RNA sequence: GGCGCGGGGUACCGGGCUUGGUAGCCCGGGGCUUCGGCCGAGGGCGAGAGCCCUCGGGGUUCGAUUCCCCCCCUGCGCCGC
Repeated sequence: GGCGCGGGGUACCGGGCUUGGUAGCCCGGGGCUUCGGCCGAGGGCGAGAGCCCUCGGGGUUCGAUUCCCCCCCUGCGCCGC
C1' cells in the first nucleotide's frame, strides 16, 4: 500500500460470549451506596424530586446490539518479491 476478515460504535472502564424484545451473561478492573443495590455523555423543561429527546448515517422492522449497505475506531489475514 491492495484486497479482506474479527471486535466496538448502549451507557463505569477492559476482554470474551449469547441474542430480532428496547438488550443479556461471563472474566478482569474502578465508583457510589445503609439495606437492596446502583452508574456514561449532549440537548430541552423543572427551585427540586423528577420528566422528554439523542447516542455515526442509511433500511429490512411494531421493535436492530443482533440481519443488510456506507462510515469511524480497534485488532488482525494473506499479499505487495
Shown are 81 nucleotides from a PDB entry: RNA (ASL-truncated tRNA).
It was solved together with L-seryl-tRNA(Sec) kinase.
The structure was determined by X-ray diffraction at 2.4 angstrom resolution and released in 2010.
Crystals were grown from: 100mM phosphate buffer (pH 6.2), 0.2M NaCl, 41% PEG 200, vapor diffusion, sitting drop, temperature 293K, VAPOR DIFFUSION, SITTING DROP.
The entry also models magnesium ions.